Overview
The depositors describe the entry as "Variant 4 of Ribonucleoprotein Core of the E. Coli Signal Recognition Particle". 4.5 S RNA: 49 nucleotides with solved positions.

RNA sequence: GGGUCUGUUUACCAGGUCAGGUCCGAAAGGAAGCAGCCAAGGCAGGUCC
Numbered sequence: 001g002g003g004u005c006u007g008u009u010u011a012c013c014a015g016g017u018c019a020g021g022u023c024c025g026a027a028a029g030g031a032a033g034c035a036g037c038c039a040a041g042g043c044a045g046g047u048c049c
Stems, first nucleotide, its partner, number of pairs: 001049010015038003022031003
C1' cells in the first nucleotide's frame, strides 16, 4: 500500500433510499431534495498478500 475484519469519525461542495417539508401540473402525474439510515471517505487496531 492492496484484500478483509473491528471500533470510531464525517452539515451543504455533483452516491442509494430518500421520513417530513417543497416545486410543476386542471388532472392524470412529474421533478428537485435536507435530516436519518445505508453506502462511501477519514483515523486507528487485527489479520493476510

Method: X-ray diffraction, resolution 2 angstroms. The entry became public in 2007. The 2007 paper behind the entry is "A General Strategy to Solve the Phase Problem in RNA Crystallography".